The RNA from Bacteria abnormis has 976 modelled nucleotides. The sample was in a buffer at pH 8. It was solved together with Maturation protein and Coat protein. The PDB entry is titled "Acinetobacter phage AP205". The work is reported in "Structural basis of Acinetobacter type IV pili targeting by an RNA virus" (Meng et al., Nat Commun, 2024). The organism belongs to Bacteria Latreille et al. 1825, within Eukaryota.
Context: one part of a larger RNA
RNA sequence: UCACAUGGCAAAUAAGCCAAUGCAACCGAUCACAUCUACAGCAAAUAAAAUUGUGUGGAGUGAUCCAACUCGUUUAUCAACUACAUUUUCAGCAAGUCUGUUACGCCAACGUGUUAAAGUUGGUAUAGCCGAACUGAAUAAUGUUUCAGGUCAAUAUGUAUCUGUUUAUAAGCGUCCUGCACCUAAACCGGAAGGUUGUGCAGAUGCCUGUGUCAUUAUGCCGAAUGAAAACCAAUCCAUUCGCACAGUGAUUUCAGGGUCAGCCGAAAACUUGGCUACCUUAAAAGCAGAAUGGGAAACUCACAAACGUAACGUUGACACACUCUUCGCGAGCGGCAACGCCGGUUUGGGUUUCCUUGACCCUACUGCGGCUAUCGUAUCGUCUGAUACUACUGCUUAAGUGGUGAUUACUGUGCCUAAAAGUCAAAAUAAACGACAAAUAAGACGCAGUUCUUCCGUUAAUUACAAGAAUAUCGUUAAAGCUUGCAAUGAUGCAAUGCUAAACGCUUGUGAUCAACUGAAGUCCACGAGUAUUCCUGCUUUCCAAUCAAACGUCCUUUCGGAUGUUCUUUCCCUCUCUGAUGCGGCCGACAUAACAGUCAAGCACCGAAUUGUUUCUAAAUUCGGCGAGCCUGCUGGGUCGAGCCUCCGCGACGUUGCUUUUAACAAUUAUAAAUUGUUCGAACAACAUCUUGGGAGCAUUCCUCAGAUUACUAAUCUGUGGCAGGAAGGAAAAGAGUUUUUCUUUUUGCGGAAAGCAAAGGCUAACUUGGGUAAAUGGUUAAAAACAUUUAAACUUGACUAUAAUUCUAUUACAGUCGAGUUCACCCCAGGUGAGUCUUAUACCUCGGCCACUGGGCACGUAUCGGUGUUUGCUAAGCUUUCCAACUUAGCUCACUGGACAUGCACUGCUGACGUCGUUGAUGAUGUUUGCCAUCUAGUGUAUUAUAAUCGCGGCCUAAAGGCUGCCGCUAGA
Numbered sequence: 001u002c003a004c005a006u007g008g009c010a011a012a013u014a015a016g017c018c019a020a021u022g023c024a025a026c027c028g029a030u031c032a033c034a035u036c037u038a039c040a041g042c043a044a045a046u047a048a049a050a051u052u053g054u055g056u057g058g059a060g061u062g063a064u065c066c067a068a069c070u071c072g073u074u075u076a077u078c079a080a081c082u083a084c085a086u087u088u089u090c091a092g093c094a095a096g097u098c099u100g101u102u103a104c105g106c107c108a109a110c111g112u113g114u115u116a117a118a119g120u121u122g123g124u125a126u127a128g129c130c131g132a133a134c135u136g137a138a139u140a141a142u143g144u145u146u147c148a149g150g151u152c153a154a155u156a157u158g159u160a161u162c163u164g165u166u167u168a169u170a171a172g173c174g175u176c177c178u179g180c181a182c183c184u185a186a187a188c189c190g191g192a193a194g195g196u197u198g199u200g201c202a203g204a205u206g207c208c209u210g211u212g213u214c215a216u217u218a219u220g221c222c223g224a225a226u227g228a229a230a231a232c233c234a235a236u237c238c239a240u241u242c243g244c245a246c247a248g249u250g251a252u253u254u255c256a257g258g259g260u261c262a263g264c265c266g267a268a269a270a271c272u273u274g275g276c277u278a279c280c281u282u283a284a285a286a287g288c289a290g291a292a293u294g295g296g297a298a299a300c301u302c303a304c305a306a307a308c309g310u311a312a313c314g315u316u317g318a319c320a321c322a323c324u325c326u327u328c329g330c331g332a333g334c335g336g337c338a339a340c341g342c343c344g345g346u347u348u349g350g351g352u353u354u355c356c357u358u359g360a361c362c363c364u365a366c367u368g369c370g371g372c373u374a375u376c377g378u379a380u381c382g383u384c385u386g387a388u389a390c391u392a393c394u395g396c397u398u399a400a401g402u403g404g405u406g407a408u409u410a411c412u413g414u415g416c417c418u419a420a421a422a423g424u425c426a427a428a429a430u431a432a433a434c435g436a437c438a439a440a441u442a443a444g445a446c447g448c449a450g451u452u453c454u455u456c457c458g459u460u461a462a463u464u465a466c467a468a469g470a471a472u473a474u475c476g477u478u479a480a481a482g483c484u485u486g487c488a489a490u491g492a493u494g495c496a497a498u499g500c501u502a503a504a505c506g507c508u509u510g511u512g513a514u515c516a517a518c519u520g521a522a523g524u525c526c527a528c529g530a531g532u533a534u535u536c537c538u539g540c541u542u543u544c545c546a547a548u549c550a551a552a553c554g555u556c557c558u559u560u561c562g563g564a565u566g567u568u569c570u571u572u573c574c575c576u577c578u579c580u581g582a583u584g585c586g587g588c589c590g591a592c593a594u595a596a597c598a599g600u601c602a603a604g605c606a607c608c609g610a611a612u613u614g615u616u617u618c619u620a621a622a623u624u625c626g627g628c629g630a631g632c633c634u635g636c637u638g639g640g641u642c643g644a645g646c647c648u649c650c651g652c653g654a655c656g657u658u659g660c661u662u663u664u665a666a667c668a669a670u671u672a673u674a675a676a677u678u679g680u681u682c683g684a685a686c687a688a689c690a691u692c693u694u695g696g697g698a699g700c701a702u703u704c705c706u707c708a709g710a711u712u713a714c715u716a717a718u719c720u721g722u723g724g725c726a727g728g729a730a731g732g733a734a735a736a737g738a739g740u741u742u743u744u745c746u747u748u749u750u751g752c753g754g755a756a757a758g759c760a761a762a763g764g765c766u767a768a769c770u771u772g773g774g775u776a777a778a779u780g781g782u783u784a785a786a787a788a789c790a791u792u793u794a795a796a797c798u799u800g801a802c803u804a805u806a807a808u809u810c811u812a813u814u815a816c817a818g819u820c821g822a823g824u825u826c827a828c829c830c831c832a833g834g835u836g837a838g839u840c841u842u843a844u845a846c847c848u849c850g851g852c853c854a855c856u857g858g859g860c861a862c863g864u865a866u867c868g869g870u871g872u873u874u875g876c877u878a879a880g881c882u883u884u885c886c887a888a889c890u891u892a893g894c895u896c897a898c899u900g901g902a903c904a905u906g907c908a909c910u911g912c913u914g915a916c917g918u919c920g921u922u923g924a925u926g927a928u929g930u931u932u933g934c935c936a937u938c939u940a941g942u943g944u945a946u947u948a949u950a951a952u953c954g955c956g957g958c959c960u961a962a963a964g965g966c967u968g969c970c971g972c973u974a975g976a
Base pairs, nucleotide, nucleotide: 004022005021006020007018008017009016028065029064030063031062032061033060035059036058037057038056039055040054042053043052044051046050076408077407078406079405084143085142086141087140088138089137090136091135092134099131100129102127103126105124106123107122108121109120110119149362150361151360152359153358154357161291162290163289164288165287166286169283170282171281173206174205175204176203178202179201180200181199182198186197187196188195189194207258208257209256210255213251214250215249216248217247219245220244221243223242224241225240226239227238229236259279260278266273267272295356296355297354298353299352300351301350302349303348308344309343313341314340315339316338317337321335323333324332325331363404364403365402366401367400368398370397371396372395375392377390378389379388380387381386410451411450412449413448414447415446417444418443423437424436425435453523454522455521456520458518459517460516462514463513464512465511466510467509468508469507475506476505477504481501482500483499484497485496486495487494539759540758541757542756543755544754545753549751550750551749552748553566554565555564556563557562567730568729570728571727572726577699578698579696580695581694582693584650586647587646588645590642591641592640597638598637599636601635602634604632605631607627608626609625610624611623612622653692656689658688661685662684665681666680667679668678669677670676671675704724707721708720709719710718711717712716731745732744733743734742735741736740761842762841763840764839765838766837768835769834770833771832772831773830774829775794776793777792778791779790780789795825796824797823798822799821800820801819802818803817805815806814807813857910858909859907860906861905863903864902866901867900868899869898870897871896875894876893877892878891879890880889911934912933915931916929917928918927919926937976938975939974940973941972942971943970954969955968956967957966958965959964
Other pairs, nucleotide, nucleotide, family: 003013cHS007019tHS011014tHS011015cWS013016cWH018020cWH024029tWS025527tWS025533tSS026534tWS027067tWS044045cHS045046cSS046047tWS047049tHS080148cWS083144cWW085139tWH097133cWS098133cWS100130cWW101128cWH104126cWS112118cWS139142cWH145147tWS156160tWS157160tWS157162cWW159358tWS172280cWS174207tSS175205cWW175258tSS184198tWS190193tHS211253tWH211254tWH213252cWW218246cWW228237cWW230232tHS233235tHS262264tWS266274tWW268269tHS269270tHS285286cHS292293cHS294298tWH304305cWH306347cWS307345cWH310313tHS310342cWS312342cWW318336cWS319321cHS322334cWW323334cWW327329cHS368399tHS369398tWS373394cWW374393cWW376391cWW380388cWW398399cHS416445cWW420441tWH421440tHH422423cHS426434cWW427433tWS431432cHS441443tHS442445tHH453525tWS457519cWW461515cWW471507tWS473506tWW491494cHS493494cHS527531tWS527532tWS538539tHS546547cHS546752cWW548746tWS559561cWS561562cHS571739cWS574726cWW575699cWS575700cWW576724cHS584654tSS585654tHS596639cWW603633cWW606628cWW613620tHS615617cWS615621cWH629631cHS642644tHS643645cHS643646tHS651654cSS657688cWW657689cWS659687cWS660686cWW663683cWW669674tWH673675cWS696705cSS699724tSS700724tSS704723tHH705723cWH706722cWW713716tWS747751tWH760761cHS767836cWW772787tSS774788cHS786831cSS804816cWW825826cHS825827cHS850857tWH852854tHS857911tSS864903cWW865902tHS885887tHS887888cHS914915cHS914932cWW916930cWW918928cWW925926cHS934936cHS945953tHS946952tWW946953tHS947948tHS947952cWW
C1' cells in the first nucleotide's frame, strides 16, 4: 500500500462516515536507549584465565496505557392506613347476543271420554325489559381506614377518682408460743361411724422459747357417798360428788436454750448461763375486685307493645280451583288460602350474667418492571366489522430500589455536672483506729464533633535494607530488688559473712523504604466479607539419583590454583658401572673304582667269652649268641667319565623351513618299441613364506649380581670387609599395555547438581463447599451400610386419545370437567468421593516412660513368632461316586472369625506377709485399730577446684615432720 481499527449505516462495502471504543484480570505490559555483570561459536597481541569484536539474560533510564486508588453499588430501625367488601344510578362497548314474560304469522309434529271445560312441542320472523352483556365515573347506603400498629401522656379499674381486699404497711436485722380445714397416693387404731401417721391456709415477740405454776375443760384412777337397775349397797353396772395423775389453750419465773458489749446476787471446780435496763434505719399504694361504664356488645328472664311462618299446633271462616265420600259439584273432608290463642324470629320496655381503657402525632420526592380500561400510527395478509410485526397515550396497581426529612437506636473522642473500692505502708501489722500515697469514675444525666467506610495531604512515635567510618566491645546505662549463713540464738533487718542471682537496652552518617497515632479534602468504600480470575512464591525435614565434574604423598609461601621443600612409589638409554651365560634337548646300551664318591652297605675268613650238644670228652674236630676284628677274600645298593655301537626334534651359525612351476638323474610298473606313458624318490632352479646378537637383565641397601681376604680344602662351598650414580611421575585400588587404555571408589575427603515424599500421621463422627445418582413413602429379597430388583400410593409439568353440557340456522368455532397410555424431576430430602475445618482415640514428640535397669514381686489388657480344635463360604488341592464318557456334584481342609496354648509390650496399676483385744455365731473364720516382716548390693578403676599459705588441694583420720607416704567416708566410670 486496505476503509488508521472494531461493529453498524445507506449500499454492491466500488464507496465514505459514524452511536460506541481503541497496551489486558491477576497484575504489570509494550517500545526505545548506554554501560556493566556473567556466559558463549569464531578470530584476536592474547593466556579462550579474563577481555575485545558478535549474540544472549538481568540491572538502570526514557515514552504510553490498564488497575484497589475510582463513576457509581452502599453504612441500624421506623415513618403505619389514607381503603376494602356488600348495593344503586349513569355513560361507551351496545343500530349487538343471552334466558324468562307476553303477544307474534306460517309451517311441522304429538291430541284430547259417547259430552263442555281442559294441552304440548319444534323452527322461522320478531316486538319487551330483565340478571347479564365489561369498563369507567358518581358513597349515591352501611362496618372498620388511633382497626391493622408504633410513638408521645395518663401508677391498676374509659386519660386514677374512691372504696374494700391480699402480702397482717414494706424493706435494712434478731428472736419463736399455734389455730383451722382436708382422711393427699399409702399405711395404722378402732365392731361401724370416726380418729392418726400425712397435705393446704392464716403465723408471733424487739428478744423469744421449754421444765414447774396459774384460769379452763376432758379422760383415767384407788377409796368414800348419793338416784336408778334388783328383796338385800353381801356385792355389781350406769349417772353424780370429793381426792390424785395426765392432756388441748396465754403468761411468768426457781433454771436451761437460742444472736449482742453479758457489770456473773443460783448452780458452779475460781472460767459459763436467763434477763431482771435493752437492739434498729429507710420507704415506689405491689396486686386484685367493685363503683366504674347497656356507654357499647352478647346472652337469659319478665309484660306481650309491631309483624311474619299461623292447620307449624287446635278451632273458625273459607273450601275459589277439584280428588273423594255419595263423586270433577251440592253437605263434608281432602288437595289449596286468611284470622284466632300458643309457639319461633324481628323487636318495645324492664330486670339478671359475661366481655369491651382514653387524648394527640406518625411525611415526602424520584427511579420505575409487569398488568389492566382504552385509543394510536406504520407495513403485510386479507371479500366482509379482521389479524399480524413495531410506536405512542389514560391513571392506578406498582416488584424493587434510590433520596431527603424527623425520631429513636449503635459507636468513638471530648467538655461540664452528678464522685465506688483497695494495693502499699507510717500506725512495727502486735492491737484497734487513723492518715497518706491513685483529678480511679459512663456507673448516670446533658451538650459538641464525626462515624455503622475507604482513598489522597502535614505533626508525633517507631521499624527495616544498603553503603561508608570504625570504639565494631563484653564494656556502658541502671541510688535494683534482694536473697543467702552467723553474731544478735530478742531486726525501728544493726553488723559480719560461703557469697550469689539478676535486669533490659546500646555505634555515627548518607541513601532509601515501611508501620502506628493525631490532620485537612474526595468518594457518602475497597475484586472489603461475599462473587470471576491467574502469574510470581520448595521454609524445614526425609528419601531416591548424577554430565559418575574437578583436586588428594606430605609441609611452607602463594596462587584467575603456581613456586620451594622433604617423602613415596614407579620409571627411563638405567648405570661412573659391577659381575654371569649362549651347540646343544638328550636317550638307549656297555666299558672304566684299593686307597677314584656315598651307604666304610653286607658276608665269609680269621682272635676270645658264654651256652647247647655227652664225646665242653660214650657220639661234635658240631651248633647258637655276644665281642672283636678293616689283618685277608668276596662283593651288593645309590652317584661320576667315554659312547667308539646305536637311536632321539634334530641341527652343526639347535632353521632357514614350508607350499606353485620347471630342467635333469635314478627306480618301479601297463603293452607298439623298457620304448611312449604313468607313478615314486633325490638333487637343482624359479618363485612365495618366516628371523638375529641374546640375555640373568642380576646388583647400584642386602652372607645382594659383586670383588677381595680368612676358613672348609676339585676356578669347588661358608665367615668377614669393600666399591656400586644421573633424569621421569606424584587422586586411591584392580586389570590390560611399547609410557597408554579400561573398571571401581562418585562424595573414599572437599568444592557442585537433579527428582520425590511428610508437615491433625491414622481411623470414627459432624457443619459448610463441590461432583454424581436418586421423585418421595411403604412392602418382599442377599449383604456390617448407601444412589434403584419387583409391586402399590402420592406430588408437578409435557404429549396423544376417550367421555359429557350450552350459544344470534350448517361434521366448523367458543366456554365448563373427569379418565388413561408414555417421558422428565421445578422443589424437598437421602447417599457417596475430594476440599479446607471441629471432636475422640492411638503413635511420635512430650516430665516420667514400672518402684532400679542392677528385679515385670504380682495383676491387667491389647499386640505377636503364632500353634491345635471348631463355626467354615464365593472359589479351590486330590479323590470319588452312578464304572462308553468325567462334559455339569460332593467329600478331608483351605479365606475369615471364634476357642485354648505360647511369646512380647506398656500401665491407667496393684501388692507380697498375718499374728494382738477381739466381736454373736458360723466348724473351719467374716469384720475391727494395730505393728513388725520385702526385690533395695558387692567388686575394680577414677576424683575437683584456688593457691604464696602447714591452706588446703572431694570429705577425715594415722606415720614420718618434704619436696611426703598409709587409711576410713562420698562423687564419677566398668564387671558381678